This is an experimental structure of RNA from Lachnospiraceae bacterium ND2006, with 38 nucleotides shown.
It was solved by X-ray crystallography to 3.6 angstrom.
Zhang et al. published it in Nat Commun in 2021: "Mechanistic insights into the R-loop formation and cleavage in CRISPR-Cas12i1".
The PDB entry is titled "Crystal structure of the Cas12i1-crRNA binary complex".
Crystallisation conditions: 0.1 M sodium citrate (pH 5.2), 17% (w/v) Polyethylene glycol 3350, 2% Tacsimate (pH 4.0), 0.15 M sodium citrate tribasic dihydrate.
The organism belongs to Lachnospiraceae, within Bacteria.
Context: bound to proteins that are not shown
RNA sequence: AUUUUUGUGCCCAUCGUUGGCACUAUUAAGGAAUGGAA
Numbered sequence: 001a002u003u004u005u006u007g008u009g010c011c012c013a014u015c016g017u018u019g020g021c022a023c024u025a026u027u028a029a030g031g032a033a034u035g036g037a038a
Stems, first nucleotide, its partner, number of pairs: 007023005012016001
Other pairs, nucleotide, nucleotide, family: 010021cWW034035cSS
C1' cells in the first nucleotide's frame, strides 16, 4: 500500500501452439567498409 492493462529490446515466407529469446541505469560525444549456404 491494490493498481490488478504491461520494465526494455531481438528473431520469423506460416505474429502464436503457452510461438522462440536476451538485458545495468541515466550521460557524453562522436560513430570511414558492394557478399548468401542444415